[PDB]
Solved structure of RNA (23S rRNA, nucleotides 526 to 1261) from Escherichia coli K-12, 710 nucleotides shown. It was solved by cryo-EM to 1.87 angstroms. The PDB entry is titled "Staphylococcus aureus FusB bound to the small subunit of the Escherichia coli 70S ribosome (FusB-70S:SSU)". An Rfam search finds the family "Bacterial large subunit ribosomal RNA" in it. On this family, see Yusupov et al., Science 2001: "Crystal structure of the ribosome at 5.5 A resolution". Rfam links the family to the GO terms structural constituent of ribosome and ribosome. The entry also models zinc, potassium and magnesium ions. The reconstruction used 349,231 particles. The entry has 50 different proteins, among them 50S ribosomal protein L4, 30S ribosomal protein S7 and 50S ribosomal protein L9.
Context: one part of a larger RNA, bound to proteins that are not shown
RNA sequence: ACAAGCAGUGGGAGCACGCUUAGGCGUGUGACUGCGUACCUUUUGUAUAAUGGGUCAGCGACUUAUAUUCUGUAGCAAGGUUAACCGAAUAGGGGAGCCGAAGGGAAACCGAGUCUUAACUGGGCGUUAAGUUGCAGGGUAUAGACCCGAAACCCGGUGAUCUAGCCAUGGGCAGGUUGAAGGUUGGGUAACACUAACUGGAGGACCGAACCGACUAAUGUUGAAAAAUUAGCGGAUGACUUGUGGCUGGGGGUGAAAGGCCAAUCAAACCGGGAGAUAGCUGGUUCUCCCCGAAAGCUAUUUAGGUAGCGCCUCGUGAAUUCAUCUCCGGGGGUAGAGCACUGUUUCGGCAA
RNA sequence: AACCCGAUGCAAACUGCGAAUACCGGAGAAUGUUAUCACGGGAGACACACGGCGGGUGCUAACGUCCGUCGUGAAGAGGGAAACAACCCAGACCGCCAGCUAAGGUCCCAAAGUCAUGGUUAAGUGGGAAACGAUGUGGGAAGGCCCAGACAGCCAGGAUGUUGGCUUAGAAGCAGCCAUCAUUUAAAGAAAGCGUAAUAGCUCACUGGUCGAGUCGGCCUGCGCGGAAGAUGUAACGGGGCUAAACCAUGCACCGAAGCUGCGGCAGCGACG
RNA sequence: CGUUGUUGGGUAGGGGAGCGUUCUGUAAGCCUGCGAAGGUGUGCUGUGAGGCAUGCUGGAGGUAUCAGAAGUGCGAAUGCUGAC
Numbered sequence: 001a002c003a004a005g006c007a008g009u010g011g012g013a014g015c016a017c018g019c020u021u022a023g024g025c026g027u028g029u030g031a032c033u034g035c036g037u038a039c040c041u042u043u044u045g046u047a048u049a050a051u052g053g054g055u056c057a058g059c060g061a062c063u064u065a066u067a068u069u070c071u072g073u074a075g076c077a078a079g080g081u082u083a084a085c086c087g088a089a090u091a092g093g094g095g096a097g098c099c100g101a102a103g104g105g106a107a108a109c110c111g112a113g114u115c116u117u118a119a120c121u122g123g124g125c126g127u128u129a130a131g132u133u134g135c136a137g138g139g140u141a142u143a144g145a146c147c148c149g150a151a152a153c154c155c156g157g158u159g160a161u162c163u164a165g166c167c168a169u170g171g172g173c174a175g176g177u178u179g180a181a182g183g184u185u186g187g188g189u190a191a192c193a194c195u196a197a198c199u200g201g202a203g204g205a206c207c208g209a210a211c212c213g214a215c216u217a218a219u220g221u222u223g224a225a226a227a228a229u230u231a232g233c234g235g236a237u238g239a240c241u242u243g244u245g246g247c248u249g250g251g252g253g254u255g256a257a258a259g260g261c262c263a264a265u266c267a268a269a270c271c272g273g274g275a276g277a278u279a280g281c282u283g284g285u286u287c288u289c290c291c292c293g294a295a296a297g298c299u300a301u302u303u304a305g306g307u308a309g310c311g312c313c314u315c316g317u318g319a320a321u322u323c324a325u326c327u328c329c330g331g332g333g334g335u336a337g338a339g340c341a342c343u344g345u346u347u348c349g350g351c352a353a
Numbered sequence: 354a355a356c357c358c359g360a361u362g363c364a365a366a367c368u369g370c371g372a373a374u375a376c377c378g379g380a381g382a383a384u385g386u387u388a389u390c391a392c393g394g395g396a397g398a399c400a401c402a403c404g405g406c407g408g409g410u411g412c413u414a415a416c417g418u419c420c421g422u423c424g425u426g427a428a429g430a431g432g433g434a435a436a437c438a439a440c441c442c443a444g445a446c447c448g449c450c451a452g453c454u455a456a457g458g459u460c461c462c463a464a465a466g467u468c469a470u471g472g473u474u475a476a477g478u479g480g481g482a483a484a485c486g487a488u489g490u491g492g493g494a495a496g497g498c499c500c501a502g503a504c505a506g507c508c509a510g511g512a513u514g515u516u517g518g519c520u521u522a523g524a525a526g527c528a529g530c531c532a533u534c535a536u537u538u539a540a541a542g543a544a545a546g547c548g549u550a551a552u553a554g555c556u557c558a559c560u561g562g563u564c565g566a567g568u569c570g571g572c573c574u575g576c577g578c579g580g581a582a583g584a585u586g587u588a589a590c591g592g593g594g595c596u597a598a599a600c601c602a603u604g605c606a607c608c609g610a611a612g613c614u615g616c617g618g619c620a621g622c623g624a625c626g
Numbered sequence: 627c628g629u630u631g632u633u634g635g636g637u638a639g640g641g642g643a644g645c646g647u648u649c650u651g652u653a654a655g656c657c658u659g660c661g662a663a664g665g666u667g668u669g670c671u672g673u674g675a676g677g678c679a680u681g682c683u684g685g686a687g688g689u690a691u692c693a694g695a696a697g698u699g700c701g702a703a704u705g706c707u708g709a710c
Base pairs, nucleotide, nucleotide: 008035009034010033011032014029015028016027017026018025019024020023039052041050054710055709056708057707058706059705064143065142066141067140068139069138070137071136072135073134074133075132076131079099080098081097085093086092103110104109113125114124115123116122146284147283149281153274154273155272156271157270158269164248165247166246167245168244169243170242171241172240173238175207176206177205178203182199183198184197185196186195187194211235212234213233215232216231217230218229219228250266252262253261254260287644288643289642290641291640292639297310298309299308300307301306312397313395314394315393316392317391318390319389322388323385324384325383326381327380328379329378330377331376337370338368339367343364344363345362347360348359349358350357401426402425403424404423405422406421407420408419409418410417431442432441433440446618447617448616449615451614452613453612457608458607459606460593461592462591466605468604469603470602471601472600473599479595485579486578489576490575491574492573493572496569497568498567506563507562508561509560510559512536513535514534517531518530519529542557545556546555547554619634620633621632622631623630645699647696648695649694650693651692655689656688657687664683665682666681667680668679669678670677671676
Other pairs, nucleotide, nucleotide, family: 012030cWS012031tHS013030tHS038053cWW039702tWS040051cWW043045tHS044426tSS044438tWS060700tWS060703tHS061284tSS061700tWH062285cHS063145tWS075080tSS077130tWS078100tWS080132tSS082096tWH084094tHS087089tHS087091tHS102111tSS103113tSS104114tSS104124tWS105107tHS105108tHS112126tWS117119tHS143145tHS148282cWW150278tWH151277tWH152275tWW159250tWH159263tHS160163tWS160247tHS160248tWH160253tWS164254tSS173209cWS174208tHS179200tWS179201tWS179202tHS180201tHS181200tHS188193tHS189191tHS210236tHS214215cHS220225tWS223224cHS223225tHS224228cWS239256tWS249262tWS250269tHS251268tHS255258tWS283703cSS288674cSS293638tHS294637tWH295398tSS295428tHH296427tWS298399cHS308399tWH314640tSS320387tWW332375cWW333374cWW334335cHS334371tWS335372tWH336371tHS340342cHS340364tWH342367cWS346361cWW351356cWW352355tHS353354tHS386621cWW386622cWS386632cHS387389tWS394640tWS396639cSS397638cSS402439tHS403439tSS411414tHS411415tHS426438cSS429444tSS429445tHS430444tHS430611tSS431610cSS432456tSS442455cSS445635cWS454610tWH455609tHS456609tHS458465tWS459465tHS464608cSS467598cWH474476cHS474597tWW475596tWS476596tWW477478cHS478597tWH480594tWW483581tHH484580tHS487577cWW494571cWW495570cWW499566tWS502564tHS502565tWS502566tHS503565tHS503567tSS505564cWH510539tWS510540tWS511558tHS514515cWW515543cWH517543tHS520528tWS521523tHS521524tHS523550tSS524528tHS525551cHS526544cSS526546cWH526555tWW527547cWH527554tWH537541tWW538540tHS539560cSS541542tHS541558cWS544545cHS548553tHS549551tHS549552tHS586587cHS586588cHS590593tWH594598tWS597599cHS636637cHS644675tSS645675tSS646698cWS652691cWW653690tHH658686tWS659686tWS661684tWS661685tSS661686tHS662685tHS662687tSS663684tHS
C1' cells in the first nucleotide's frame, strides 16, 4: 500500500510520550487541506529542455611595497617636517632637503600684479581662501596587482632502445613450376645466316608455407588489445627480409613525398628555464544590518560584446524663492487638420491656339 | 489639343491657411525633508525588453527592425488576466486568527447575489474567423395598394392588320437587325419564357370574375444563422455545468491585495524642546 | 537631547554601522583536574552576523576589558586534496 509534481510552508485530526492549575502545556510523528516549478551564473528575459555543482570535510580569490591625491583624525601653525647618518638609545642629535606663505609671462623680466598691444575704453591669469607632518581610510600610478585558464614566442639541455634514411658485420627464404642466353650434334651456307634435337638454367619470372605485408568483412569499441582477433587477402631470390652495433638532432634530421616519421607526442619533439608570457575573453569572488540608488543614451574611437568625456547614481560642502505643479501674462512657430494661389499630380465640361 | 475659364480630387520632400499640445520667458499662491545649482571624493553604465501614442522600414507581416515620447519589467513582491518579466489594479520596515476597498468578481470546483427590475438571444451564440449569402428574430421611421375588394389562391380571356419589316435555308413575339405600330377592348408585348426548321404548341405580361381583409417591398437599427478543413486526446468558457450561471440597461448588497485603516514594535530623516 | 511630521521594494553601484575568527599588549592578571580547548545536546537571549548558561563527551589548556595586527568568514570557479 486509491495515490500524482522543487517535497516545503499556513492550517490541522489522530497517536505516542513527558509533564502537571487539571486546565492544559511540551516533545516526536503528521491523515487531510490552502498556497507553492531548486540554487548559482548569464541575460531583454530562465522551472527552464542554457552554465556549474555526486556528497562531506579541509584549503581556495581585491594583497604588499613605494609614490600621488582626497577624506577623517591628531600635532604644530606662517609655518610644518626632517633623510641618510650619529647615537646603546623607539630618546636626543642631524633642517641636507621637501612642502607652504605670489603671481604673471614662452622667456628676459616685472611683481600684488603681470601678460597681451604702439596703447588699452579693455581682455586673460592672479591678488580677495592655512599650511604642514603623522596615523586610519577612499582612489590613482608602478610593480603578477582580485584568483584560476590559453594556443603560442625565446633560451639552454635530453632523446634515433619506436620510427625514417644510411653505414659495418652476421642470419633467413618448405615444396612445386616455367625453361632466356649460351653450348653440343645433325641439317644448311662459298662463309655466314638459318634450322631441328639435345643440353643448359636466366628472371625486381610463376604457384605456394616459413618470413614480410595489410585489400575485404564480421567481431571488438568501459576491448583479450590505447589499432587486435577470426575468415578470406598481397609479396615470398629481391628495389627482399631479419639480428647486433653504429651515424644523422629540432626550423634541425630523415622522407620511392603521406607534411610521413623522429620513444603510444609532430604544419616544428621532449625536459628545464624566461614564467605569475599575454588573455579588451569565460568562469569564480566567502559574515551581518541600516540609508540612497542607476544605465543599457549622446559624442569619439583599427570602434562596435572594449574604452574615454558627457548624461543618469552616491557621498561631502556651499549657495540664492534655486526648482516643480497650477493660474495669469509675453513669445516664436508651420505639425494635426484644411486648402489648391504656388510646385507637382488629377478628372469632367466649356473655349481655343 | 496647348492656353484660358467653370467644376472635382491628391502630396513626406506643395502652402495665398492653421490648431491642440510642447517649448522659452515673466508674475502670483499653495504645496513639497532643497525637491535646484555649483564644486569636490567614489562609482556603475554605454547588449535593453515589452506595452501605449506619433512615425520610417517591412506585407499598417513578425514576440521583426529603426527613431521620438510616456509607462512597466530590468532592479518590484502582493491581487487580477486558468497558467502568463514587460497588460490591469497596486509600490512589501516588522507583527495580528481585526476592519474597508482596487482591478477583478459573487451556481459548484472557489471567497462573495442561484440579487432586484425591464429587455434581447435559442445560436451553447455567449465561449475564434472575411467578402458574401438568407421570408431567423427584436425595435424605429416612411411608403405603395386596399370593402370603388386589395394581396394570394382559383375560374377565365390572353387577340387582331400581322408572319411588323429587313435579313435569314428557314426566322412568323421569342436567330439577328431595324423598327415599334395601330385595333378590338375587361385586357392582351410588334413579346418576359420553354419550345419549334420555321410555325405551332406550351405559358407569361396584361386584364375580367371569384374570394373578403389586410397586403407588398425597400430603408435604418439590436441580437443571432451560414460562409468555418489538420494532424498524440475532449482540447477555441480553466473545468463542472449553464437557456442564464449569456447579452444590454439600471440599481443596491457583498467578496476581493503585502493598497488604506486599526492595535503593538523597530529604524532613517527634518526643525530642537 | 521633547515630542511631532514624514520616510523605510531594490540589481550595478555609492555611503554608514556592526558580528565572529587567529595573533600582540593589557596578562607573572583572570578562569581551569572540584575539569581548559575541542566534540555533542538542551534551554534562554538580541534586529542580524551572533551571545550566554548548562547535561554528556573530553582530559590541559583557555582568556575578560580596552586597544593593536590580519593567511579573517566559501556552495558554486568542468576549483584542489582526502573520505564516502